[PDB]
Entry title: Cryo-EM structure of a Chaetomium thermophilum pre-60S ribosomal subunit - State 5S RNP.
An RNA from Chaetomium thermophilum: 792 nucleotides with solved positions.
An Rfam search finds the family "Eukaryotic large subunit ribosomal RNA" in it. Its Rfam clan is "LSU clan".
Among the 45 different proteins in the entry, which are not shown, are 60S ribosome subunit biogenesis protein NIP7, 60S ribosomal protein L16-like protein and 60S ribosomal protein L14-like protein.
Ions in the entry include zinc.
Context: one part of a larger RNA, bound to proteins that are not shown
RNA sequence: GGAAGCGCUUGUGACCAGACUUGCGCCCGGCGGAUCAUCCGGUGUUCUCACCGGUGCACUCCGCCGGGCUCAGGCCAGCAUCGGUUCUGGCGGGGGGAUAAAGGCCCAGGGAAUGUGGCUCCUCCGGGAGUGUUAUAGCCCUGGGUGUAAUACCCUCGCCGGGACCGAGGACCGCGCUCUGCAAGGAUGCUGGCGUAAUGGUCACCAGCGACCCGUCUUGAAACACGGACCAAGGAGUCAAGGUUUUGCGCGAGUGUUUGGGUGUAAAACCCGCACGCGUAA
RNA sequence: AGGUGAGAGCUUCGGCGCAUCAUCGACCGAUCCUGAUGUAUUCGGAUGGAUUUGAGUAGGAGCGUUAAGCCUUGGACCCGAAAGAUGGUGAACUAUGCUU
RNA sequence: GAGCAUGGGGGCGAAAGACUAAUCGAACCAUCUAGUAGCUGGUUACCGCCGAAGUUUCCCUCAGGAUAGCAGUGUCGACCUUCAGUUUUAUGAGGUAAAGC
RNA sequence: UUUAAAUAUGUAAGAAGCCCUUGUUACUUAACUGAACGUGGGCAUUCGAAUGUAUCGACACUAGUGGGCCAUUUUUGGUAAGCAGAACUGGCGAUGCGGGAUGAACCGAACGCGGGGUUAAGGUGCCGGAGUGGACGCUCA
RNA sequence: CAAAAGGCGUUAGUACAUCUU
RNA sequence: AUGUACUAGCCCUG
RNA sequence: GGCGCUCAAGCGUCCCACCCAUACCCCGCCCUCAGGGUAGAAACGAUGCCCUGAGGAGUAGGCGGCCGUGGAGGUCAGUGACGAAGCCUAGGGCGUGAGCCCGGGUCGAACGGCCUCUAGUGCAGAUCUUGGU
Numbered sequence: 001g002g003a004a005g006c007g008c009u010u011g012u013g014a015c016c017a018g019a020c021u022u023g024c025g026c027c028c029g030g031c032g033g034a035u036c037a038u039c040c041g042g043u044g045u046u047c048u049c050a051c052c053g054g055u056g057c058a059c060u061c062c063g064c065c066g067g068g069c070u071c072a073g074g075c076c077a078g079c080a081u082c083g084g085u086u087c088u089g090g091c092g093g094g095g096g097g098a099u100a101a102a103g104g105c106c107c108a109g110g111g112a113a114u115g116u117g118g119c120u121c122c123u124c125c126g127g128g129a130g131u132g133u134u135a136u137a138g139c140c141c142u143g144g145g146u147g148u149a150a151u152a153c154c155c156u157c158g159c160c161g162g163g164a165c166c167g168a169g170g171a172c173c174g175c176g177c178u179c180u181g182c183a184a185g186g187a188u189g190c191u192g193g194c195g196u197a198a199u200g201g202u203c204a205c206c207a208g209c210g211a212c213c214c215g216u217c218u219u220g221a222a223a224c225a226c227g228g229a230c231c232a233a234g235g236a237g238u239c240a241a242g243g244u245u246u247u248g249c250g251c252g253a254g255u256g257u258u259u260g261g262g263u264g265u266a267a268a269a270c271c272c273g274c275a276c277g278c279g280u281a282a
Numbered sequence: 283a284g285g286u287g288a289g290a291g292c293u294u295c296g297g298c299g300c301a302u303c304a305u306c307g308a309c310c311g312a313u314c315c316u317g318a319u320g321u322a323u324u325c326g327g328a329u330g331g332a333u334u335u336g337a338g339u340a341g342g343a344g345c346g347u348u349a350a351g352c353c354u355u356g357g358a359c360c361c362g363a364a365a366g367a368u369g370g371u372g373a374a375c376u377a378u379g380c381u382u
Numbered sequence: 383g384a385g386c387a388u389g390g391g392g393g394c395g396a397a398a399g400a401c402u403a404a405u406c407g408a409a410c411c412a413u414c415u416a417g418u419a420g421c422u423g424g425u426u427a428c429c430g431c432c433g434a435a436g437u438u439u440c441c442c443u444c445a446g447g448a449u450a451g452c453a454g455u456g457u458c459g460a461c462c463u464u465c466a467g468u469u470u471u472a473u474g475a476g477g478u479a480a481a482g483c
Numbered sequence: 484u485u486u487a488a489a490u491a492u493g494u495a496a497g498a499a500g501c502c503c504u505u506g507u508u509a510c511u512u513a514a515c516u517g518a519a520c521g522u523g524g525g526c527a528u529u530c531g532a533a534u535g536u537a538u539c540g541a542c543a544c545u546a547g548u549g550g551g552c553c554a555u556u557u558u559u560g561g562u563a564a565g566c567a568g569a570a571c572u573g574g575c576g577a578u579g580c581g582g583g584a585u586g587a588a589c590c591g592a593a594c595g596c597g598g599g600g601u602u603a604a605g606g607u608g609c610c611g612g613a614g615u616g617g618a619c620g621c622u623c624a
Numbered sequence: 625c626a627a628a629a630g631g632c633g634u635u636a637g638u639a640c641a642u643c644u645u
Numbered sequence: 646a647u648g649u650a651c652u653a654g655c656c657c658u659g
Numbered sequence: 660g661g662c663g664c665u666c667a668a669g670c671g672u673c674c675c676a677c678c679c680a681u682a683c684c685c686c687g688c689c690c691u692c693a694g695g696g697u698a699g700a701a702a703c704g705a706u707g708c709c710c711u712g713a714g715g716a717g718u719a720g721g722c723g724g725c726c727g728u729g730g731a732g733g734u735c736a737g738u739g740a741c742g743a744a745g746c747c748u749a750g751g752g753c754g755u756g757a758g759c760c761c762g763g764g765u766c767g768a769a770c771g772g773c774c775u776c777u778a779g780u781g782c783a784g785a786u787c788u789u790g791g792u
Base pairs, nucleotide, nucleotide: 006210007209008208009207011205012204013203014202015201016200017199023071025069026068027067028066029065030064031063032062033061034060036056037055039054040053041052042051043050044049074194075193076192077191078190079189080188081187082167083166084165085164086163087162088161089160090159091158092157093156094155095154096153104146105145106144107143108142109141110140111139118131119130120129121128122127176182177181213228214227215226216225229792230791231790232789233788234787237425239356240355241354242353243352244351245350246349248347249346250345251344254278255277256276260272261271262270284306285305286304287303288302291298292297308339309338310336311335312334313332315331320325359424360423362421366414367413368412369411370410371409375391376390377388378387379386380385381384382383394407395406396405428724429723430722431721432720439448440447441446451548452547453545454544455543456542457541458540459539460538465535466534468533469532470496471495472494473493474492476490478488501525502524503523505521506520507519508518510517551575552574553573554572556570557569558568559567560566580591581590582589595688596687597686598685599684600683601682605678606677607676608662609661610660614675616674617673618672619671620670621669629658630657631656634654635653636652637651638650639649640648641647642646689715690714691713692712693711694710695709696708697707726781728778729777730776731775732774733773734772735771737770738769745765746764747763748762750761751760752759753758
Other pairs, nucleotide, nucleotide, family: 010206cWW018197tSS018198tHS019194tWS019195tWH019197tHS034057tWH036059cWS045048cWW057059cHS097152tWH100151tWH101150tWH102149tWH103147cWW112138cWW113133tWH113134cWH115116cHS116135cWH117132tHS134137cWH168186tHS169186tWS175184cWS182183tSS217224cWW218222tWH219221tHS220587cHS235782tWS235785tHS236424tWS236782tWH238358tWS247348cWW252343tSS253279tWS253342tHS263269tWS264268tHS272273cHS277345tWS280342cHS289301tHS290299tHS293295cWW314331cWW315330cWW316329cWW317327tSS317328tHS318327tHS321324cWW327328cHS361422cWW363418tWH364417tWH365415cWW389390cHS393408cWW397405cWW427725cWW428756cSS433719tHS434547tSS434718tWH435548tSS435577tHH437450cWW437451cWS438449cWW442444cWH442446cWW461538cWS462464cWS464536cWW475491cWW477489tWH481486cWS497531tWS498527tWS498531cWH502523cWW504522cWW508509tSS511516cWW537713tWS546720cSS555571cWW561565tHS562564tHS576577cWH579593tWS583588tHS591603cSS602679tHS602680tWH604679tWW606613tSS607613cSS612678cSS615668cHH621654tSS622667tWW623665tWS624665tWW627659tHS642647cWW663668tWS667669cHS703704cSS717718cHS725757tWS727780cWS739768tWS740768tWS742767tSS742768tHS743767tHS743769tSS744766tWS754756tHS754757tHS783784cHS
C1' cells in the first nucleotide's frame, strides 16, 4: 500500500558532541634570590635611567616548600520577600432615587368577590346551591406613625485572598515616604541538583494543525498559453567617441605637462619652448 | 554702479547690513517723431520724449580631472526573418528539328 | 564540333488524418553580415529605507509625441509664524415636502 | 414665488488688514465716479472662531504609468426588456491575517521577531476551542 | 415560482349576530 | 357559551 | 458542509457566561527615523559612545550598506610537505541573510586576511550551448 515530500510543535529510536578554561587572598615556620644594602666594580644611555659581575642577609620585598583559615565561583530548579502586567473570589463602608418601590407591626376611613364564619335548601358515604361585608379565615383602595426602616439597582472610597507571564538596567546622583531605613529612577535572599552525562545537534519514523507548481505572460479567472527528464561547466546593459546633471579634487580670470622636445634606474617617473582649445576681458 | 523695503550674520544696543527677491531709477544699441551749429546747398541729426526692445551692462567663474546617472551612434543587453547584392560550384538521361 | 528549343518525355519535393492518381514549383557554396524591420523568449547574491500610476494642457508623420500629475535621490531658502479632503460663523448655488397668495 | 428646511457643495474668517482723507495718471466716468502709485490710525501681554501641528516653499536629474478594470452614488439617452455613456468616491492592476463548511463577492482587521492579557467579524451538539446555557411563543417539512 | 390561491392542520388578533325572553 | 368573515405567524401543495 | 437534529442542534425577541486574529494593551529584542548629551577630552575607531520617543505590508521603480569570485599595488617579519588548495561528512559554532569559522576523512603544492585598484565577476529557466546520465 495510489501513501508520502514543505511549514509549526513535541515524542521515539540511532549516531555524534560534552557544561565553570574550574581560582585568588590572608596567617605561621623553613629555604633561596632580589628592584634590599646610603656595598664595590663595569657597560650603555634619552644623562637619569636601565643591564651585567662580585659581595651579604640588620631591614624590606618577592618566590618555593610544609601547615592553618577565609572568600569567590557557571547553569537549572524550588520556596520566601519584592517590582511590572493581568485574570479571578471575598469583605468593610459612603452617596443617590418617590431620601427607592415594596413589606412587617400599629391608627383611621372606604369598597368588594374567583364570598370566611353564620343561616337556608337539596341529588342524603354526602358535598353542592343561594344569601350578604369578617363574623369560628381573610382581601382590595386612600391617608398617617414606625422612618433618615430594610433590600434591590446605579455610582463610588477602600481592605484581604488565589493564580499566570515577565526581572529589561548595572557605582552614587532624582522624586519621595510610614525617615537608625523603605515596597522610593527595573530581582534579590535561602536551600537543593549538575559530568558512565547536564544540555544540544543531525538523520529516520509516528503524531496534531496548516499549506500543497515554479519563471514568463494575459485575465473578472488562472482551472489560460509558453518553458521545464536530471546534473555539471558556459551563459546576456559592455567598451569607445560625443553631449548633459550632480559629488570629490587642483588651480583660478585664468586653466589644460604627455602633438612634440629634454631626460631616465627606459613603454614608468621627472622637466617645458612656442602655439592651440575653452573662458574672461576687448 | 543707484535708492528703498525684506533679509543671514555682527554690534560700542546707536546702528551696519551677505546672498537673493521686489519696486523704482541710471547707462548701451535699435526705430519713431521733434528738427541745432551747420550744409557740398541738398545733406545733417543735435535737443526733447517712447505708452518699445535684447540671449543688454550693472564689479567675473571658468578650465582640467576622478566617480555616478541619463541621451546619440556603433554588433550595442543575449538569441531568433523573408529578402537584396558580389564572386564561384554544379546543372543526370531520351529522341527530333533549327542555327553557327 | 558547339549552341537553341519541343522545358517536351521521364525524375525530386509540397500539401491535404495516412496511401494512390491528378495538381504547383524549382539549385548549391563563401562573403557583404553580429544586414535591418517588427515581434517572442531570457536576463545571474543578500538585507535595509522610500514607494507609484492610467489623470490636466499643447502639437503634429502614424508608426504617436511633449507636458501636468503621482514617485526616488540629492540640493537650496524662511521658521511650525504659516498651513488643513474638518467643524463653526457670515454669505452663494441646487431640488422636494409643508406652505403663502 | 415667499415660506422654511433635509442632503451633499462654492467664497471669506487681518497686520500679506481695514476704513475714510489728500495729491497724480497713460485707463474710465457728469465728476477719486472708480482702479493704480503715494499719505493717517489702531490693536503685537484674547492679533480679533474650534480642532490639529511629523510646518513648509523651491530646484535639478532619474524613474514607472501615461491609452485600463470593478463597485457605490448621482446623472443622461434608450430597449419589447435590455443596455449604453460620463462625473465623484473607494478599490484593483501591487495585500498577508480571523471569518464567509468553500470562494474573485461581502464582514472584521491591515503585517518586524517573541511571552502574557482582551477582543472584533463569526461562533459555543460532534467533526471544532467554546453552552446539549436561561426566559417566552410557533412549526414536524 | 405566488395569486383578494387552495387547508374539516394548529396558534395568535379584529369586526358583526344569539343568549334562562 | 357560541357562529360567520377577515388580519398575522408559519407550514402541506403552489 | 457532513454527521445528524424536532419540549431543536429550526424561527423571532431578550438575558448570562465563555472560544480565538498578524487587531488593541503591558513587557523583551532587532532595525529605521527623530530629539538631546559628549573636550584645557573621554575610562570605546566624535565615521565613537550615552539617554529618550515614534514607526515597521508592498509590484513597476529609486536610494544605501554588506557578502562572494579572477587578477594588480601595499601590508600581516601571514599559513604551508610536522601537509597549501580542492572535495566528502546521520559533527561544534557565528551572522536576520547572501555567507564565514572549526572538527573528522581524503589529498599532495601551493594559499589566504585586511586597505585600496581593476573586471570576460554571482543563474533554475532562454523549445539555451556543450558534456554526462